[PDB]
């Protein structure tokens, strides 16, 4: 860096941040 | 029943709930 997981604060889609996993 | 405002907990949109206005 990519993909993904987790980091309760009603739900859904999506971003961001952090840690971890795989490459 | 519908609409608007508010109810901070990183951010956007939509939904739900509660309180107030309105139709």
């Nucleotide at each position: 860096c990519u993909u993904g997981c987790u980091g309760a604060a009603g739900u859904g889609c999506a971003c961001a941040c952090a840690g971890c996993a795989a490459g």